[PDB]
């Protein structure tokens, strides 16, 4: 520059 | 796509103690990393851009 995943209470992270 | 909440918590907060320890009782806590498009309205469906992580080259 290319491209990938993650990012939700302060942490640990349900949500239709 | 119609509601961000719960839970171990972490905090204050009454609750007893000089102070504790210990037990009991409420709480507050979220631009869903940000910006927006799309939907009648989106955290979440789509762009984007930020940070971390994980790679690929990148030689005036």
């Nucleotide at each position: 520059g290319u491209c990938u995943c993650c990012g939700u209470a302060g942490u640990g992270u349900a949500g239709c | 796509g119609g509601u961000u909440a719960u839970c171990a918590c972490g905090u204050u907060c009454g609750c007893c103690u000089a102070a504790c320890a210990c037990g009991c009782g409420a709480a507050a806590g979220g631009u869903c990393c940000u910006c927006g498009g799309u939907u009648c309205g989106a955290a979440a469906c789509c762009g984007g851009g930020c940070g971390g992580a994980a790679a690929c080259a990148c030689c005036a």

Solved structure of RNA (A/T site tRNA [Homo sapiens]) from Homo sapiens, 76 nucleotides shown. The reconstruction used 9,137 particles. Keywords: In situ, RIBOSOME. Entry title: In situ human top-top di-ribosome structure (Composite map). The entry also models zinc and magnesium ions. Among the 81 different proteins in the entry, which are not shown, are 60S ribosomal protein L38, 40S ribosomal protein S20 and 60S ribosomal protein L17. The structure was determined by electron microscopy at 3.8 A resolution and released in 2025.